[PDB]
Context: bound to proteins that are not shown
RNA sequence: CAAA
RNA sequence: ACCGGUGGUUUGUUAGUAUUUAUGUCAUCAACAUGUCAAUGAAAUAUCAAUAACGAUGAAACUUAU
RNA sequence: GAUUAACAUAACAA
RNA sequence: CAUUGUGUUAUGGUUCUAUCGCAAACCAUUGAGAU
Numbered sequence: 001c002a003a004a
Numbered sequence: 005a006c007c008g009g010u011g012g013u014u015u016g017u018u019a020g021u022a023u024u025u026a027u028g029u030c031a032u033c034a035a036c037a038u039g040u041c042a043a044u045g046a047a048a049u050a051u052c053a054a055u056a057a058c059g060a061u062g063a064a065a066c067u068u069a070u
Numbered sequence: 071g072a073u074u075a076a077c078a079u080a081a082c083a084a
Numbered sequence: 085c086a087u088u089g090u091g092u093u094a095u096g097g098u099u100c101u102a103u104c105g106c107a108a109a110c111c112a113u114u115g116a117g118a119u
Base pairs, nucleotide, nucleotide: 007115008114009113010112011111012110013109028033052059071100077096078095079094080093081092082091083090
Other pairs, nucleotide, nucleotide, family: 006116cWW014107tWH016106tWS025037tHS029031tHS040042tHS040102cHS044048tWH045047tHS045050tHS045064cWS046063tHH047062tWS048065tWW050061cSS050069tWW061065tWH062064tHS062069tHS066070tWS067069tWS076097tHS084089cWW107108tSS107109tHS
């Protein structure tokens, strides 16, 4: 710290 | 989604197949007989001509095709 | 009608 | 190193398999129909  | 219709996939290209009787036994019962429905060939809607020889068709033949 | 070996018969060879 | 053998080849002998079949499951569509 992504996605839904 | 529910009842009909239509296709596809998987089961399953990796698995298997099982329906008819010949033969044994008093009977219960037992048990994969005989290649394939199929001449050969892709095609016989290619096997024609023929006592014989050379010819015909066919990739392959009177024959490692009739 | 096609298809090993065992097995059956021949042809050729020194 | 035989004509009673062997080498090589040929002809026989020989196993026989040609899918006459393929949802009861699932996926996607489409009628009727319900909301």
Molecule: LSU-8; LSU-2
Organism: Toxoplasma gondii